Record summary:
Released in 2019, the model rests on solution NMR data. Solved structure of RNA with a sequence from Homo sapiens, 23 nucleotides shown. The work is reported in "The Solution Structure of FUS Bound to RNA Reveals a Bipartite Mode of RNA Recognition with Both Sequence and Shape Specificity" (Loughlin et al., Mol. Cell, 2019). Protein in the same entry: RNA-binding protein FUS. The PDB entry is titled "Solution structure of FUS-RRM bound to stem-loop RNA". The entry is an ensemble of 20 models.
[PDB]
Context: bound to proteins that are not shown
C1' cells in the first nucleotide's frame, strides 16, 4: 500500500479511523 474478515465513533463545507491474517 493492496486483498479478505471483524469493531467502534465522529465529521465536513476539496481524499475516515481502529483491528486480525498474508506479501
Nucleotide at each position: 500500500g493492496g486483498c479478505a474478515g471483524a469493531u467502534u465513533a465522529c465529521a465536513a463545507u476539496u481524499c475516515u479511523a481502529u483491528u486480525u491474517g498474508c506479501c